[PDB]
RNA sequence: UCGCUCAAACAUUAAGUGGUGUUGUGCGA
RNA sequence: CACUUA
Numbered sequence: 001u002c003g004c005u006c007a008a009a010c011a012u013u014a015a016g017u018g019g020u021g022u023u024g025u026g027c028g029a
Numbered sequence: 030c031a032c033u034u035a
Base pairs, nucleotide, nucleotide: 001029002028003027004026006024008023009022010021011020014034015033016032017031018030
Other pairs, nucleotide, nucleotide, family: 005025cWW012019cWW013015tHS
């Protein structure tokens, strides 16, 4: 310094859902 | 962004 899964907190919304986005959990180099 | 909102 990168790739990835997952559970919070925050951001986009008029609001929810979902997703998306960063830091947090464990790994491979 | 996608969907919804007796």
Method: X-ray diffraction, resolution 3.5 angstroms. The entry became public in 2014. The RNA (domain 3 of PSIC IGR IRES RNA) from Thermus thermophilus has 35 modelled nucleotides. Zhu et al. published it in Proc.Natl.Acad.Sci.USA in 2011: "Crystal structures of complexes containing domains from two viral internal ribosome entry site (IRES) RNAs bound to the 70S ribosome". Entry title: Crystal structure of a complex containing domain 3 from the PSIV IGR IRES RNA bound to the 70S ribosome. Lineage of the source: Bacteria > Deinococci > Thermales > Thermaceae > Thermus thermophilus.